Solved structure of RNA (ABISS7), 38 nucleotides shown. Sample source: RNA was prepared by in vitro transcription with T7 RNA polymerase. Released in 2005, the model rests on solution NMR data. The PDB entry is titled "The solution structure of a substrate of archaeal pre-tRNA splicing endonucleases". The entry is indexed under bulge-helix-bulge, RNA. The entry is an ensemble of 10 models.
[PDB]
């Protein structure tokens, strides 16, 4: 330099939708690292 792959964090039931039951998995956030091969 190239090619693949995650991680961090914290909590509302949030978020999306609404008249209306329910229907479905979050919300918030971002780079730093590590493995593994030339």
């Nucleotide at each position: 330099g190239g090619g693949u792959g995650a991680c961090u964090c914290c909590a509302g039931a949030g978020g999306u939708c609404g008249a209306g039951a329910g229907a479905c998995c979050g919300g918030a956030g971002a780079u730093a690292u590590c493995a593994c091969c030339c």